[PDB]
Background
Solved structure of RNA (23S rRNA, nucleotides 509 to 1245) from Psychrobacter urativorans, 711 nucleotides shown. Rfam match: Bacterial large subunit ribosomal RNA. The literature on the family includes a 2001 paper in Science by Yusupov et al., "Crystal structure of the ribosome at 5.5 A resolution". Rfam links the family to the GO terms structural constituent of ribosome and ribosome. Ions in the entry include magnesium.
Context: one part of a larger RNA, bound to proteins that are not shown
RNA sequence: ACAAGCAGUAGGAGCCUCAAUUUAUUGGGGUGACUGCGUACCUUUUGUAUAAUGGGUCAGCGACUUAUAUUCUGUAGCAAGGUUAACCGUUUAGGGGAGCCGUAGGGAAACCGAGUCUUAAUAGGGCGU
RNA sequence: AGUUGCAGGGUAUAGACCCGAAACCGAGUGAUCUAUCCAUGAGCAGGUUGAAAGUGCCGUAACAGGCACCGGAGGACCGAACCCACUGUCGUUGAAAAGCCAGGGGAUGACUUGUGGAUAGGGGUGAAAGGCUAAUCAAACUCGGUGAUAGCUGGUUCUCCCCGAAAGCUAUUUAGGUAGCGCCUCGGACGAAUACCAUUGGGGGUAGAGCACUGUUUCGGC
RNA sequence: ACCGAUGCAAACUCCGAAUACCGAUGAGUAAUAUCCGGGAGACACACGGCGGGUGCUAACGUCCGUCGUGGAGAGGGAAACAACCCAGACCGCCAGCUAAGGCCCCAAAUUCCUAGUUAAGUGGGAAACGAGGUGGGAAGGCAUAGACAGCUAGGAGGUUGGCUUAGAAGCAGCCAUCCUUUAAAGAAAGCGUAAUAGCUCACUAGUCGAGUCGGCCUGCGCGGAAGAUGUAACGGGGCUCAAACUAGGAGCCGAAGCUGCGGAUUUGAAACUUGUUUUCAAGUGGUAGGGGAGCGUUGUGUAAGCCUGUGAAGGUGUGUCGUAAGGCAUGCUGGAGGUAUCACAAGAGCGAAUGCUGAC
Numbered sequence: 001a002c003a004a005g006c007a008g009u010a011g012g013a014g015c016c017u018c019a020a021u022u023u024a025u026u027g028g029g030g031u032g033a034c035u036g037c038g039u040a041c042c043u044u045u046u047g048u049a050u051a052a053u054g055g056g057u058c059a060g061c062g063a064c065u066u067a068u069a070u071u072c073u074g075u076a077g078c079a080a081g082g083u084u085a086a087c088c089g090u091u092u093a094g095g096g097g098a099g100c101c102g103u104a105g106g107g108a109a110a111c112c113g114a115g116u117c118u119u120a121a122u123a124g125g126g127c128g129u
Numbered sequence: 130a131g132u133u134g135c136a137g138g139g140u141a142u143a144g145a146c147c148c149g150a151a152a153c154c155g156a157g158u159g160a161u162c163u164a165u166c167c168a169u170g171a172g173c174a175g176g177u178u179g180a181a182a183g184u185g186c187c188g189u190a191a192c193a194g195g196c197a198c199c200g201g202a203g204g205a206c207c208g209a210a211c212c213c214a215c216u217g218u219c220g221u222u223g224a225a226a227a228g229c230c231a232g233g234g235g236a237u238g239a240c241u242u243g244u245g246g247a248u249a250g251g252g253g254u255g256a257a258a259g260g261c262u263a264a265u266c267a268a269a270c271u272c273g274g275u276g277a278u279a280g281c282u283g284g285u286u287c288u289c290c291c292c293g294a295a296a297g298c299u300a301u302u303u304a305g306g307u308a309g310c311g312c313c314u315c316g317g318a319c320g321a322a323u324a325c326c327a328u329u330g331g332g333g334g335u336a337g338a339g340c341a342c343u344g345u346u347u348c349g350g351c
Numbered sequence: 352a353c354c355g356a357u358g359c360a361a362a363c364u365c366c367g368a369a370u371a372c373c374g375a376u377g378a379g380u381a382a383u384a385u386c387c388g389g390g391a392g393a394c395a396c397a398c399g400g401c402g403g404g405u406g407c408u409a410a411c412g413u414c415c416g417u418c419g420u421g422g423a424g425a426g427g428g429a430a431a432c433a434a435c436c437c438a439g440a441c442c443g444c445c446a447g448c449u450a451a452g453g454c455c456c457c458a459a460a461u462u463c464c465u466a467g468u469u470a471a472g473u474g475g476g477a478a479a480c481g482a483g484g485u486g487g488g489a490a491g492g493c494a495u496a497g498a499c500a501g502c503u504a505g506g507a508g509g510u511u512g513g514c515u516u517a518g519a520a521g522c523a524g525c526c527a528u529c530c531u532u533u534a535a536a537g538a539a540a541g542c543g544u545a546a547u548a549g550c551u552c553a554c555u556a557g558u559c560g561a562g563u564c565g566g567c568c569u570g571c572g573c574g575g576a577a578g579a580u581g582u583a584a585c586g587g588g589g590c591u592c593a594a595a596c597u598a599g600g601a602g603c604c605g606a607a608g609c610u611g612c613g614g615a616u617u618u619g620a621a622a623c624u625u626g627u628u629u630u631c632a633a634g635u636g637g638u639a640g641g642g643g644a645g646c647g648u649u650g651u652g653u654a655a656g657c658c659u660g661u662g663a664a665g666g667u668g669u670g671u672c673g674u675a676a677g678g679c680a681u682g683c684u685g686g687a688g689g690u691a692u693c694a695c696a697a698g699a700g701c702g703a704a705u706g707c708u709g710a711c
Base pairs, nucleotide, nucleotide: 008037009036010035011034014031015030016029017028018027019026020025041054043052056711057710058709059708060707061706066143067142068141069140070139071138072137073136074135075134076133077132078131081101082100083099087095088094105112106111115127116126117125118124146284147283149281153274154273155272156271157270158269164248165247166246167245168244169243170242171241172240173238175207176206177205178203183198184197185196186195187194211235212234213233215232216231217230219228250266252262253261254260287645288644289643290642291641292640297310298309299308300307301306312392313390314389315388316387317386318385322383323381324380325379326377327376328375329374330373331372337366338364339363343360344359345358347356348355349354350353396421397420398419399418400417401416402415403414404413405412426437427436428435441614442613443612444611446610447609448608452604453603454602455588456587457586461601463600464599465598466597467596468595474590480574481573484571485570486569487568488567491564492563493562501558502557503556504555505554507531508530509529512526513525514524537552540551541550542549615635616634617633618632619631620630622628646700648697649696650695651694652693656690657689658688665684666683667682668681669680670679671678672677
């Protein structure tokens, strides 16, 4: 062992087992007849149950890092200033200001400078303040 | 209001998220397989055919020519070993990474075979098939450059909260890539400048329509 | 050509909307618009509408424009069904109302009400076209001076009209279609003949007795209607004063929509005010992707601490707590280590890569 499908889920009878409870009722656990619903996962796609890809399973391992430069943001220290590098050092200190960034721009440049460039223009306009 | 640290997001140079080519280059290792060659050895049961030459007799003016005998040529013939591989069945997770079985070809030769040696990678060797060069050949193998490169494919591992696209335009040796703009997010600035509706100011040549133009069409008159 | 009627056109226009677009003014509502900067992703789109080009007004076709949905969106309906309809899922509830769609059984809710239509399982595929299906409508013709049908009698003479033709006689075709006797009868509406013949019809009279004839328009039906594994063109059962259709009405069902109740969370606003408290309002589907907050793991310090043979780590159960990652306790196993808290640093988290190794 009369019944059709991603195998669960929401319900739900019965049985089994622990506990209570003045005694078949609740509570916990196992199982799940029967009903509803319900076509895996990943990837890739306009779109996948797809008869598209990948994986037999388990365990272990397996993929945005490091160094430097740079920009923005946060945070901390100092602040019109900030900070040192290599080095030295009886070495995370202390020293080392070279340098770097900020504090002014305009213009190819010379040059000038809160202006400057273009121009014959002291106009206009550009870039700055 | 900057600057120096520290932390975080992005970017640059480096393998730069991981895995993956077919390649290219350099230096070696290989001719114990195979290709050709060189030297030096070996093998080919058995049975056939019967070339030249020769000898004799005849013949010829002489060569010529004939006949018989004889001789033993040949990438000659039939056929084992051996070498090969034409056909088929079988086998195809094989007994076997190329075989078996039954047939087939050559089988004294441009033959087969032993041993040793020679030629090396853009090189060799090739009775030429791009064949073969150790089960690898339209450029061997090993190591190295090297973590080659890969606009391509695959993969990319804990959790919760908020927001949330695009598959467009432009350009592109571009078209399945990339870039600016558009669209998403976060921060700051700004504050109604925005949207909806009511009333209202505009321009239009579409739907409809129509023959006034450009055409096209029918009938009648002329 | 011109006149008059009469059509048509993307690249014709004497005209000409609705919308849309650009402005102004004014309310209310509203999580607006704009700018500067950090980080992107995306530049294969698809369908259903609408307006077109292309194609065949073919295509689940193609190319634009424009809207919606999908993408990246679950729920209910459409049998099943990305893109259609209704509707946008924060979580929980064995509460209620509704949307689209439904209410005979599968299957929740009407075998509900009223008026009618269908007879075809039409409903529940399919056209030109055909037909005397049936219901309704607006009109007509004829009729007791007898309509329609049936039946009885006649349906005639010129004349075989002319032409044509082999024929051509009502009836191949062409041109007439006239007259007469009439009650009526066609220069014939059919069959028939080679042409004739013949049989009908129209039409008239008689019989009969009451309504009848033909077009048009509308509704719902019918035929047209043939395919391949199995009914197989309502999902099924099944349905006929329906459980179909039309027009109305009342109930009810029906979603993750709305409401109710409890809880969480984002943002903003008000106040004991860096969670200190309560509220209120608007929100909370989500791929690429941006932003925010955390869990665990190894290691360093804190730590010569604290825990630990009265049992560490690991293993394996159970209970419990949190939105989650996960934490806490504890039984058994185990037998020597572990580590609070707060910082700090990562070889920091695996199911996929025909991933790598081992085991099975």

The entry has 52 different proteins, among them Small ribosomal subunit protein bS16, Large ribosomal subunit protein uL6 and Small ribosomal subunit protein uS14. Primary citation: Helena-Bueno et al., Nature (2024), "A new family of bacterial ribosome hibernation factors". Entry title: Cryo-EM structure of P. urativorans 70S ribosome in complex with hibernation factors Balon and RaiA (structure 1). It was solved by cryo-electron microscopy to 2.62 angstrom.